[PDB]
Context: bound to proteins that are not shown
RNA sequence: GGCACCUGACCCCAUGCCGAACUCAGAAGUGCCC
Numbered sequence: 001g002g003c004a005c006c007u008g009a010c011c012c013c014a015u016g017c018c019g020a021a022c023u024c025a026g027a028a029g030u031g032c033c034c
């Protein structure tokens, strides 16, 4: 650094309504790849 979990949001982006989903974010969180 990647995916999953978790938590969060106008920073790109998103919802016939809903950051549920999509997007994005998270050294001092967990797991596997390192």
Stems, first nucleotide, its partner, number of pairs: 001033005006026004013019001
Notes
This is an experimental structure of RNA (5S rRNA fragment) from Escherichia coli, with 34 nucleotides shown. Released in 2003, the model rests on X-ray crystallography data to a resolution of 2.5 A. Primary citation: Perederina et al., RNA (2002), "Detailed analysis of RNA-protein interactions within the bacterial ribosomal protein L5/5S rRNA complex". The organism belongs to Escherichia, within Bacteria. The depositors describe the entry as "DETAILED ANALYSIS OF RNA-PROTEIN INTERACTIONS WITHIN THE BACTERIAL RIBOSOMAL PROTEIN L5/5S RRNA COMPLEX". Crystals were grown from: sodium cacodylate, magnesium acetate, potassium chlorate, PEG 8000, pH 6.5, VAPOR DIFFUSION, HANGING DROP, temperature 298.0K. The entry also models magnesium and potassium ions.